[PDB]
RNA sequence: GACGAUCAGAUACCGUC
Numbered sequence: 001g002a003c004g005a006u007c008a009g010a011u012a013c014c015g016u017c
Base pairs, nucleotide, nucleotide: 001017002016003015004014
Other pairs, nucleotide, nucleotide, family: 006012tHS007009tHS010012cHS
């Protein structure tokens, strides 16, 4: 960076690469 999930919000804390 690409994805799953979690969330009112997650391009973050888990997970697949």

An RNA structure (40S ribosomal RNA fragment) from Oryctolagus cuniculus, in which 17 nucleotides are resolved. Protein in the same entry: Ribosomal protein S15, Ribosomal protein S23, Ribosomal protein S30 and Ribosomal protein L10a. Released in 2011, the model rests on cryo-electron microscopy data to a resolution of 10.6 A. The reconstruction used 22,212 particles. The work is reported in "Structure and dynamics of the Mammalian ribosomal pretranslocation complex" (Budkevich et al., Mol.Cell, 2011). Keywords: Mammalia, translation, elongation cycle, tRNA, RIBOSOME. The depositors describe the entry as "Core of mammalian 80S pre-ribosome in complex with tRNAs fitted to a 10.6A cryo-em map: rotated PRE state 1".